[PDB]
Context: bound to proteins that are not shown
RNA sequence: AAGAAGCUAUUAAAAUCACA
RNA sequence: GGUUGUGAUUUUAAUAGCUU
Numbered sequence: 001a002a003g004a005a006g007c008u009a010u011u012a013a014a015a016u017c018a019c020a
Numbered sequence: 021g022g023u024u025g026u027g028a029u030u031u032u033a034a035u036a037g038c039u040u
Stems, first nucleotide, its partner, number of pairs: 004040017
Other pairs, nucleotide, nucleotide, family: none
């Protein structure tokens, strides 16, 4: 260096709550 | 057979990004 994870959001789905 | 809205969280996946 690759690779690796960590982090970060964005996206998608599920799940769950509150509100009308 | 157990609605539609709008928030929110959690998980999951993808997406890239960042850091180590």
This is an experimental structure of RNA, with 40 nucleotides shown.
Anderson et al. published it in Biorxiv in 2023: "An alphacoronavirus polymerase structure reveals conserved co-factor functions".
Entry title: Porcine epidemic diarrhea virus core polymerase complex.
The entry is indexed under Coronavirus, nsp12, RNA polymerase, PEDV, REPLICATION.
The sample was in a buffer at pH 7.5.
It was solved by cryo-EM to 3.3 angstroms.
It was solved together with nsp12, nsp8 and nsp7.